target RNA with a sequence from Kurthia massiliensis, together with DNA: 31 nucleotides with solved positions.
Context: bound to proteins that are not shown
DNA sequence: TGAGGTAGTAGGTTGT
C1' cells in the first nucleotide's frame, strides 16, 4: 500500500 | 453510572 474487521469516546432517542 | 438502541468522530489489527 490495500482489505476486513474490532474498540474507545461523544451525541442524541425511546423506555 | 437503570438499561437498551443508532449515528457521527478518532485510533488500532491482522494479512496478502
Nucleotide at each position: 500500500a490495500c482489505a476486513a474487521c474490532c474498540u474507545a469516546c461523544u451525541a442524541c432517542c425511546u423506555c
The entry also contains KmAgo, not shown here. Released in 2024, the model rests on electron microscopy data to a resolution of 2.84 angstroms. The depositors describe the entry as "Structure of the Argonaute protein from Kurthia massiliensis in complex with guide DNA and 19-mer target RNA".